RNA backbone atom coordinates (compact mmCIF):
# COMPACT_ATOMS: atom_id res chain seq x y z
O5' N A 1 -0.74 2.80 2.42
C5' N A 1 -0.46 3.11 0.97
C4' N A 1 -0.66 2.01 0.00
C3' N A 1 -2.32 1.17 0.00
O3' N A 1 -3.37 1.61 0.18
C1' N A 1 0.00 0.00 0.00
P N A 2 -4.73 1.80 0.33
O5' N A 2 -4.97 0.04 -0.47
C5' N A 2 -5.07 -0.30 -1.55
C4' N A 2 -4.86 -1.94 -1.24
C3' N A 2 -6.27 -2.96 -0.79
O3' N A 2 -7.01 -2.81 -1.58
C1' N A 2 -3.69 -3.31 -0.28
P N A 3 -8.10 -4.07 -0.78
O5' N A 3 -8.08 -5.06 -0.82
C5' N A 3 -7.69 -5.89 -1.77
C4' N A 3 -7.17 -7.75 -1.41
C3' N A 3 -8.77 -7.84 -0.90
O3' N A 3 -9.36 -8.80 -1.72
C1' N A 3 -6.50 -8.63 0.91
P N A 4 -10.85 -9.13 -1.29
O5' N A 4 -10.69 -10.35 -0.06
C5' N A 4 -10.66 -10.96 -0.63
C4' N A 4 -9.91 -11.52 1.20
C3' N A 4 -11.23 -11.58 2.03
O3' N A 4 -11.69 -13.16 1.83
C1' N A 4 -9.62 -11.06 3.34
P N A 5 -13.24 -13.10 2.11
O5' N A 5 -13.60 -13.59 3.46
C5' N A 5 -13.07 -14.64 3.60
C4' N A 5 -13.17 -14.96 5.41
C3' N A 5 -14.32 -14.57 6.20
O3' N A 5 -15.23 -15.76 5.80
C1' N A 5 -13.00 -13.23 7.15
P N A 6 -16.70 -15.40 4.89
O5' N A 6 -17.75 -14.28 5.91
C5' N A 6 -18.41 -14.44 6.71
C4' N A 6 -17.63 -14.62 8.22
C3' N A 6 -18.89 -14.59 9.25
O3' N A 6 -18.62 -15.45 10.40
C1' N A 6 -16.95 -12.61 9.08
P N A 7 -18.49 -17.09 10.44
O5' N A 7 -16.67 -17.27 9.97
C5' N A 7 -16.28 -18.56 9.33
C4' N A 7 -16.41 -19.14 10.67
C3' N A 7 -14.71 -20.11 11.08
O3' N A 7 -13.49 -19.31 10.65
C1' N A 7 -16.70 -21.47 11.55
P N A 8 -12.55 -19.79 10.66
O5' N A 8 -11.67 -19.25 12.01
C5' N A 8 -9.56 -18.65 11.56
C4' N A 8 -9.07 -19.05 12.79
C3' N A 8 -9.61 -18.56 13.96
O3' N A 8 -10.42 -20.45 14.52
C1' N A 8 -7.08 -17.72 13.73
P N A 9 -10.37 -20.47 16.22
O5' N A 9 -12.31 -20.27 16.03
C5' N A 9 -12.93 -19.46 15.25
C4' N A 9 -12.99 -18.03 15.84
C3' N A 9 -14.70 -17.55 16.02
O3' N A 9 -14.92 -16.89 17.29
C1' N A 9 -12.81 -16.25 15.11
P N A 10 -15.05 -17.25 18.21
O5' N A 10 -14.76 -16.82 19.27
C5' N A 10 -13.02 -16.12 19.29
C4' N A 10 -13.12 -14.94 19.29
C3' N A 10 -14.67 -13.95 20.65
O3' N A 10 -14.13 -13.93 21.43
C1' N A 10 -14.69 -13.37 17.92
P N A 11 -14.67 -13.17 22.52
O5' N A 11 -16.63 -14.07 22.53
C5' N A 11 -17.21 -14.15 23.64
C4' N A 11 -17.63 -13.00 24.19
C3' N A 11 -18.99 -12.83 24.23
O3' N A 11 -18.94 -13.35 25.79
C1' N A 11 -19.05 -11.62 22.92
P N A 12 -20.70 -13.95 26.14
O5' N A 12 -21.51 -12.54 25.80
C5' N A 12 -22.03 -11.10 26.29
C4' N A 12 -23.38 -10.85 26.65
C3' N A 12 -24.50 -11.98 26.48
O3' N A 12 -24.89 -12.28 28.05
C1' N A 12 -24.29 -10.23 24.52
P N A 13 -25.54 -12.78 27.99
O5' N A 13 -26.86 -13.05 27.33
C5' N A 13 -27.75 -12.23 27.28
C4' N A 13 -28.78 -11.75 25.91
C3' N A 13 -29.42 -13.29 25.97
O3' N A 13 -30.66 -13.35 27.00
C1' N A 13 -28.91 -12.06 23.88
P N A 14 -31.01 -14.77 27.49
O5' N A 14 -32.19 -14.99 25.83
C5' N A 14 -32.83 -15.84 25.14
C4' N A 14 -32.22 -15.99 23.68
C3' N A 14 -32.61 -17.47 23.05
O3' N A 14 -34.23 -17.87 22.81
C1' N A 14 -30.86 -16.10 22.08
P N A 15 -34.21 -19.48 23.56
O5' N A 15 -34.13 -20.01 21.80
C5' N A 15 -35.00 -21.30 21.68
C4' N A 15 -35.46 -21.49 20.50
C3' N A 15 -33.97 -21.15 19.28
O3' N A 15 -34.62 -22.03 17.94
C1' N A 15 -35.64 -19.40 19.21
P N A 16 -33.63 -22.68 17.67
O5' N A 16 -32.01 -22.41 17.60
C5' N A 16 -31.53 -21.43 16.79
C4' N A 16 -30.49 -21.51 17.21
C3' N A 16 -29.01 -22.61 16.94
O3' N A 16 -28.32 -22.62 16.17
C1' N A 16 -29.13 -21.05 19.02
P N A 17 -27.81 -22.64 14.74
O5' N A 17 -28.49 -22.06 14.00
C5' N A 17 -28.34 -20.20 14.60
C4' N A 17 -29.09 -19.80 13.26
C3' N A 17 -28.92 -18.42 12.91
O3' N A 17 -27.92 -18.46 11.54
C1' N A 17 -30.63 -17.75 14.05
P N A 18 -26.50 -17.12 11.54
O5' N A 18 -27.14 -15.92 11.44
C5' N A 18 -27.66 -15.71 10.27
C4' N A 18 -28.80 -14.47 11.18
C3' N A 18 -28.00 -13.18 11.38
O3' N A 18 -27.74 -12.07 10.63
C1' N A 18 -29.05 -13.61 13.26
P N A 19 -26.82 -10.92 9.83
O5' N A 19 -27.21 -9.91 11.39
C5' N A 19 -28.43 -9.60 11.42
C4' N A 19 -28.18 -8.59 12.49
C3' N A 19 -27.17 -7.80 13.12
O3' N A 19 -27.19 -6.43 12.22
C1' N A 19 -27.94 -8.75 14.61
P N A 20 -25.10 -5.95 11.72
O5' N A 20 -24.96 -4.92 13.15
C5' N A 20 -26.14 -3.95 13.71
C4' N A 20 -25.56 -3.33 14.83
C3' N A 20 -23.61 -3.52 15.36
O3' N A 20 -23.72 -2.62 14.87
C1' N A 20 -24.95 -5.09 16.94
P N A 21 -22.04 -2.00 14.41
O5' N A 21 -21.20 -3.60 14.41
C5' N A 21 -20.05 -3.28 14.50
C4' N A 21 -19.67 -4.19 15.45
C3' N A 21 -18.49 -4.91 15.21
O3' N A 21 -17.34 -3.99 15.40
C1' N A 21 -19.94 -6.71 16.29
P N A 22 -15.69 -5.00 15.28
O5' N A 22 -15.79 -6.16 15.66
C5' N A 22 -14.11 -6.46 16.27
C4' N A 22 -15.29 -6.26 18.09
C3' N A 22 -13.86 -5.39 18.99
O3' N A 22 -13.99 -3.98 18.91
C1' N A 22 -15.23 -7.61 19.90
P N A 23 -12.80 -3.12 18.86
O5' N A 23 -12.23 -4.15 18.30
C5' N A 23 -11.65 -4.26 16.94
C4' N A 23 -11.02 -5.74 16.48
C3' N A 23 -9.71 -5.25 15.63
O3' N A 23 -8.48 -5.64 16.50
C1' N A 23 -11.45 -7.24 15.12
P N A 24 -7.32 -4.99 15.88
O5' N A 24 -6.40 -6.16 15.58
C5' N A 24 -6.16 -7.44 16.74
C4' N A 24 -5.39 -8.70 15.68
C3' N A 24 -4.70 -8.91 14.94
O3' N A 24 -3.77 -8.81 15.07
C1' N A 24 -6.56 -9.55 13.43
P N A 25 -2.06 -8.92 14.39
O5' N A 25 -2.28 -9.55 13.41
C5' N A 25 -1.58 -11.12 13.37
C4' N A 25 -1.94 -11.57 12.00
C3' N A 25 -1.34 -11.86 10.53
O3' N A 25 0.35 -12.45 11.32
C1' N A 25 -3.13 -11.47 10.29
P N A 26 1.58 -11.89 10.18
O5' N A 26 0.86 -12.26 8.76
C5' N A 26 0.97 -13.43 8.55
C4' N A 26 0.81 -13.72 6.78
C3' N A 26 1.80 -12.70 6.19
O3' N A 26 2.64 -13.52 5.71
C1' N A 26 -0.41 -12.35 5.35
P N A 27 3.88 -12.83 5.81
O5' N A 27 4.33 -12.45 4.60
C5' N A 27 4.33 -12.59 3.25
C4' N A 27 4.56 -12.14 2.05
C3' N A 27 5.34 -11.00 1.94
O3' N A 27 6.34 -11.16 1.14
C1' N A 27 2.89 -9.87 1.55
RNA sequence: GGACUUCCAUUGCUUCGGCAAAAGUCC
An RNA: 27 nucleotides with solved positions. NMR data were recorded at pH 6.5 and 298 K. The structure was determined by solution-state NMR and released in 2012. The work is reported in "Structure of the RNA claw of the DNA packaging motor of bacteriophage 29" (Harjes et al., Nucleic Acids Res., 2012). Entry title: Structure of the RNA claw of the DNA packaging motor of bacteriophage 29.